[PDB]
Overview:
Method: X-ray crystallography, resolution 2.7 A. The entry became public in 2024. An RNA with a sequence from Providencia stuartii: 54 nucleotides with solved positions.
Parts: sequence; structure tokens; C1' cells
RNA sequence: AGCUUGCUUUAAGCCGCUGGAGGAGCU
RNA sequence: AGCUUGCUUUAAGCCGCUGGAGGAGCU
Repeated sequence: AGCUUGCUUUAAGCCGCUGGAGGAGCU
Repeated sequence: AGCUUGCUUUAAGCCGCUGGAGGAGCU
């Protein structure tokens, strides 16, 4: 250097769910 | 007041992807 790894982490990256905020709509 | 939403927002939560750090192992 590279590779492995329900080991610990992690991005203001990609994706896209939840919560919060708003706009809009319905009654 | 209540309910909804091919919409906006969120460095709030979520590690799926893409990467980085640490540990360990391997070549």
C1' cells in the first nucleotide's frame, strides 16, 4: 500500500424515510 | 378547529450507498 472485519466511529457527500417549521389545499 | 399534500425548509434523527478516522486481523 492493498484486502478482511453484526468491533468503535464519521461527513456540511449521495439517496430517501421520520420528526420539526412553513406554503398550499379540503371541511 | 380539524384533516390532507407530485411543494419548500431542516449541519434535527436514521450509516443504505460513497468515502474518512480508530482497533484488530491478513498479504

The depositors describe the entry as "oppF ROSE-like RNA thermometer structure".
Keywords: RNA Thermometer, Regulatory RNA, ABC transporters, Thermoswitch, RNA.